[PDB]
Context: bound to proteins that are not shown
RNA sequence: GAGGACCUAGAUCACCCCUC
Numbered sequence: 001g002a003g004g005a006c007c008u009a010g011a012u013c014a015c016c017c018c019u020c
Base pairs, nucleotide, nucleotide: 001020002019003018004017
Other pairs, nucleotide, nucleotide, family: 013014cHS
């Protein structure tokens, strides 16, 4: 970096964690 996990009635989920 990319998958994933974790939560989601709408109003954005990085970071951490797992896999490569």
An RNA structure, in which 20 nucleotides are resolved. The structure was determined by X-ray crystallography at 2.4 angstrom resolution and released in 2000. It comes from the structure "CRYSTAL STRUCTURE OF NOVA-2 KH3 K-HOMOLOGY RNA-BINDING DOMAIN BOUND TO 20-MER RNA HAIRPIN". The entry also contains RNA-BINDING PROTEIN NOVA-2, not shown here. Crystallisation conditions: 25% PEG 5000, 150 mM ammonium sulfate, 100 mM MES, pH 6.5, VAPOR DIFFUSION, temperature 293.0K.